[PDB]
RNA sequence: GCUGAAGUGCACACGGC
RNA sequence: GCUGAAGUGCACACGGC
Numbered sequence: 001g002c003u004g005a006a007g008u009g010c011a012c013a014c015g016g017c
Numbered sequence: 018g019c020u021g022a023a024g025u026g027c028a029c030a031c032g033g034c
Stems, first nucleotide, its partner, number of pairs: 001017004007029006018034004
C1' cells in the first nucleotide's frame, strides 16, 4: 500500500497478503 | 426500551418489535 470487518462519519485496536 | 447490528468505542442515520 492492498485486503479480512459491518448502514454511515470520526476515532480506537488487530489479523492476512 | 429491546432487537435487526457487527473487532472495539464516542457519535450520526435506518428497518423490525

Primary citation: Baba et al., J.Biochem.(Tokyo) (2005), "Solution RNA structures of the HIV-1 dimerization initiation site in the kissing-loop and extended-duplex dimers". An RNA: 34 nucleotides with solved positions. It comes from the structure "Solution RNA structure of loop region of the HIV-1 dimerization initiation site in the kissing-loop dimer". It was solved by solution NMR. The entry is an ensemble of 11 models.